[PDB]
Context: one part of a larger RNA, bound to proteins that are not shown
């Protein structure tokens, strides 16, 4: 390459009107209706583990298995302030040094032993 | 930087962002930090050190029978004890939140009609105090006719009931904080700064309710459910220490500092692993109304979604969710699948048996909804 | 044994009503007679076996008194049971209660003494030899010899006559084992012949059951027999119930199907 513009793109009940942006809009945003999660949540914080995925502005191509004006994509900046939070002290199961004994050696054992082991106070 | 002393049993590190552990709250603030800015009020630990006040002219405090109190009120070696410091379950009390009735000020929904109605706000941090709260202990007194008592049966001559008192314990009541905050209406400003002012910001109830904590009891064990650092109390009496000044700097208050590093952000049907924006896997904290025994299922609040390739048609075959006359397992290896049964209350209940069970045996009959009645309490004053 | 003010649930009784419906969705045990097996709660073959299979409490039997058992290390002044000490701690089998747990030590292990005479390494002895070497007695534990042990591993018969109808053999006779299977159980998850015979269950039964036993090839802690409770264990029947069937049929929802976008692959 054929297969082949074919297998599919079928779980988690569901959206529709409007106006705006815009070359373009079912999945962009405003309002307005319909709905689901039903506090052992589709909610509000966190450990681990990610590393900048946080915000702001912008956007040709690629990514979002449709689409894209949107994005945890891309591009330029921005951002974490602790005497009281937590490491930081303390042991715990457990590891490793020191005397010491193996073992050709890389090393193995030992953790208080068969060690002369240390901690303060004056001027 | 050498000398002079005193002990000596015994002489290192590392290991927990869920164990021990010094000390911080509220309220405002950014596009993104907040117990960490920024106001206010705090607290602790190191270290200096000065007023006041305590003690003291025989040199280190008084009171109270007692349990113990006070604002202070010396303490060297060395030794004793406490805390740190500890299962799991039970039913009961107490207390914060949270739910839930009530009444009031004010604001919003509905109002053909009804509803003095349906709903939302009314809050009070750390910290310094004072006053109470379960045990338990002191005083007097001595008890059977035994008594006090809990849901639960333990205490009492080794001292009970009773009277009067001390004390550990607050996430309780009141002051302060602190109304000056925050919150909710109104009525004007305004060009933008987002400005101004006025009011109010409240009084009860009730429960086998939730959830956390506390505190007393109780059950289990041939299971008895960590150490250390660290801080205090005691017991010692060592050293000093004023009568003109000195001291305890365990009492107020004043003074100085508190170093390093983590601090965005997800924490998952897109931010960790699973080759991936994968219906998979991954620890843990807060839980609201109704139904109802209930974090059972099933609807709604506050909060968040409306993400999953869309559009027409509705053929067969599937996948899923059903329903069938009359028979009822003839179907198949074979009641596989479904189906039927099911909650509460009341009645009934068999062989067996290791006497504890079987057992919800089997099998039955009531349940709505409306208007009544009875019963089962607490509080004051005989 | 009053009177007044509050209080929020739970239980009983009644009239009335209704297309006799009413835990009106939700939520929520089918039951029963048995057989075989494992007492039971509990655990595992992540990704085809959750089970009777391991565990387990309960029995039993072994080794050990620390110079020790038992096990680790290459070695150690090295370690674990061990902060231990027989009601400990090391090794095994069975596998709750009930009732039991029978014979066999020849085989194979384990164990325990030797007086014993056997067999016997190296070093040491002796003796010949120039010497190397040879030779010869002794000569440790093992082996071999003798005991014990079976909840050690395991094992646990043929044959032929005989009872006044037949039959069958209580009973004799002979070979033979270490011992000849006891008490129990059974066509059992264990039996070929086998779809054993006989009852029972059906209209009909290779299937369930209860019964017989010369059991190929049952059987006692390699545990026997029985057994309430219990079991997503195996099997057999009866009630309920049903679309599993007779015999099919009818309806939702997503697909499949057409469109727009996108767009593979295995095989060849």
């Nucleotide at each position: 390459g054929g297969u082949a513009g074919u297998a599919g793109c079928a779980a988690a009940u569901a959206c529709u009107u409007c106006a705006a942006u815009g070359a373009g809009a079912a999945c962009u945003u405003g309002a307005a209706g319909g709905a689901c999660c039903g506090a052992a949540g589709u909610g509000g914080g966190g450990a681990a583990a990610g590393g900048u995925u946080c915000c702001a502005u912008g956007u040709g191509a690629a990514c979002a298995g449709c689409g894209g004006u949107u994005g945890g994509a891309c591009a330029u900046g921005g951002g974490u302030u602790a005497g009281u939070c937590g490491a930081u002290c303390c042991u715990a199961a457990g590891c490793c040094a020191u005397a010491g004994g193996g073992a050709a050696g890389u090393u193995c054992c030992g953790u208080u032993u068969c060690a002369a082991a240390g901690g303060g106070g004056c001027a | 930087g050498u000398g002079c002393c005193c002990c000596g049993u015994g002489u290192g590190g590392c290991g927990a962002a869920a164990g021990g552990g010094a000390a911080g709250c509220c309220g405002g603030u950014u596009a993104a930090c907040a117990u960490u800015c920024c106001g206010g009020c705090a607290c602790c630990u190191g270290g200096a050190u000065g007023u006041g006040g305590g003690u003291u002219u025989u040199g280190c405090g008084c009171g109270g029978c007692a349990a113990c109190g006070c604002a202070a009120c010396u303490g060297a070696a060395c030794g004793c004890g406490g805390a740190g410091a500890c299962g799991a379950c039970g039913g009961c009390g107490g207390g914060g939140g949270c739910c839930c009735c009530g009444g009031g000020c004010a604001g919003a929904g509905u109002u053909c009609u009804c509803u003095u109605u349906u709903c939302u706000u009314c809050u009070u941090a750390a910290c310094g105090g004072u006053c109470u709260a379960u045990c338990a202990c002191c005083c007097u007194g001595a008890a059977a006719a035994c008594a006090g008592u809990u849901u639960g049966u333990c205490u009492g001559g080794a001292g009970a009931u009773a009277g009067g008192g001390u004390u550990u314990a607050a996430u309780g009541g009141c002051c302060g904080g602190a109304a000056g905050a925050g919150c909710c209406c109104g009525a004007c400003a305004c060009u933008u700064c987002u400005g101004u002012c006025g009011g109010g910001u409240c009084c009860g109830g009730u429960g086998c309710g939730c959830u956390c904590u506390c505190g007393a009891c109780g059950u289990c064990c041939c299971u008895u459910g960590a150490a250390a650092a660290u801080c205090c109390g005691c017991g010692g009496g060592a050293g000093g220490g004023a009568a003109u000044a000195a001291u305890u700097c365990u009492c107020a208050c004043g003074c100085c500092a508190g170093g390093u590093c983590g601090u965005a952000c997800u924490c998952a049907u897109a931010a960790c692993c699973g080759c991936a924006g994968c219906a998979g896997g991954u620890c843990u904290c807060c839980a609201a109304g109704g139904u109802g025994a209930a974090c059972a299922g099933c609807c709604u609040c506050u909060g968040g979604u409306u993400g999953a390739u869309a559009g027409a048609a509705c053929a067969a075959u599937g996948u899923a969710g059903a329903u069938a006359a009359g028979g009822g397992a003839a179907g198949u290896c074979g009641g596989c699948a479904a189906a039927a049964u099911a909650g509460a209350u009341c009645c009934g209940u068999a062989a067996c048996u290791u006497c504890g069970g079987g057992a919800a045996a089997a099998g039955g009959a009531u349940u709505g909804g409306c208007u009544c009645u009875a019963a089962g309490g607490g509080u004051u004053g005989g | 044994a009053c009177a007044a003010c509050c209080a929020a649930c739970u239980u009983a009784g009644a009239a009335c009503u209704g297309g006799u419906a009413c835990g009106g969705a939700c939520a929520g045990g089918g039951g029963g007679a048995a057989u075989c097996u494992g007492a039971c709660u509990g655990u595992c073959u992540a990704a085809u076996u959750a089970a009777a299979a391991c565990a387990u409490a309960g029995c039993a039997u072994u080794g050990c008194g620390a110079u020790g058992g038992c096990c680790a290390g290459a070695a150690a002044g090295u370690g674990g049971u061990g902060u231990u000490g027989a009601c400990g701690c090391a090794a095994u089998g069975u596998g709750a209660u009930u009732u039991c747990u029978g014979c066999c030590c020849a085989g194979u292990g384990c164990u325990c003494u030797g007086a014993a005479u056997g067999u016997c390494a190296a070093a040491g002895u002796g003796a010949a030899g120039a010497a190397a070497u040879u030779c010869a007695a002794c000569c440790a534990a093992g082996c071999g010899c003798g005991g014990g042990u079976a909840a050690a591993c395991g094992g646990c018969g043929g044959g032929a006559g005989u009872a006044a109808c037949u039959a069958u053999g209580a009973c004799u006779c002979u070979c033979u084992u270490a011992a000849g299977g006891u008490a129990g159980c059974c066509a059992a998850a264990u039996g070929c012949c086998u779809c054993g015979u006989c009852a029972u269950c059906u209209a009909a039964u290779u299937a369930g059951u209860g019964a017989c036993g010369c059991g190929c090839a049952u059987g006692a802690a390699u545990g026997g027999a029985u057994u309430a409770a219990c079991g997503a264990g195996a099997u057999u029947c009866c009630c309920a119930c049903u679309g599993u069937c007779c015999c099919u049929a009818u309806c939702u929802a997503c697909u499949a199907u057409c469109u727009a976008g996108c767009g593979a692959a295995a095989c060849c």